[PDB]
Keywords: HBV, Duck, apical loop, epsilon, RNA.
Solved structure of RNA (Duck HBV apical loop), 29 nucleotides shown.
The 2009 paper behind the entry is "The unstable part of the apical stem of duck hepatitis B virus epsilon shows enhanced base pair opening but not pico- to nanosecond dynamics and is essential for reverse transcriptase binding".
Sample source: The Sequence of this RNA can be found in Duck Hepatitis B virus.
Entry title: Solution structure and dynamics of the apical stem-loop of Duck hepatitis B virus.
It was solved by solution NMR.

RNA sequence: GGUCUACAUUGCUGUUGUCGUGUGUGACC
Numbered sequence: 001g002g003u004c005u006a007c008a009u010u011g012c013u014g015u016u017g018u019c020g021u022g023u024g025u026g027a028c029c
Base pairs, nucleotide, nucleotide: 001029002028003027004026005024006023007022008021009020011018012017
Other pairs, nucleotide, nucleotide, family: 010019cWH013016cWW
């Protein structure tokens, strides 16, 4: 650096879910 990840954030949406954004008490490569 990357992937996942916890958490928060502007908005969005009402058979609950979604896009940009920052943050870090974690693991892997």